[PDB]
This is an experimental structure of RNA (U12 snRNA; pre-mRNA) from Homo sapiens, with 80 nucleotides shown. The PDB entry is titled "Cryo-EM Structure of the human minor pre-B complex (pre-precatalytic spliceosome) U12 snRNP part". Primary citation: Bai et al., Science (2024), "Structural basis of U12-type intron engagement by the fully assembled human minor spliceosome". Among the 15 different proteins in the entry, which are not shown, are Splicing factor 3B subunit 3, Small nuclear ribonucleoprotein Sm D1 and Splicing factor 3B subunit 6.
Context: bound to proteins that are not shown
RNA sequence: AUGAGUAAGGAAAAUAACGAUUCGGGGUGACGCCCGAA
RNA sequence: GAAUUUUUGAGC
RNA sequence: CAUAUCCUUAACUCAUUGUCCCUUUUUUUU
Repeated sequence: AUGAGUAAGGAAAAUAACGAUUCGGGGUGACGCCCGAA
Repeated sequence: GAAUUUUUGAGC
Repeated sequence: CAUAUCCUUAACUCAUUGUCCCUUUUUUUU
């Protein structure tokens, strides 16, 4: 120099949030997490 | 931070 | 969460011709 596409992965860069307490319900092996109330 | 043990009085 | 990129995987492929005939009051004349 390195054409046109199909299907599927890994890693970083970048970027969004932090303590709202308890109760009920969804969910999960378990927390995550999600939906509501004061 | 005026509600029984002290600072917001039951004293007169 | 929402965006590019880099690396990699699958002896991955390099066009195709296979009645779609369906449709207008529509029908090749002794």
The organism belongs to Homo, within Eukaryota. It holds a match to the Rfam family "U12 minor spliceosomal RNA". The family has 62 seed sequences and 2,106 matches in Rfam 15.1. The literature on the family includes a 1997 paper in Trends Biochem Sci by Tarn and Steitz, "Pre-mRNA splicing: the discovery of a new spliceosome doubles the challenge". Rfam classes the family as a spliceosomal small nuclear RNA.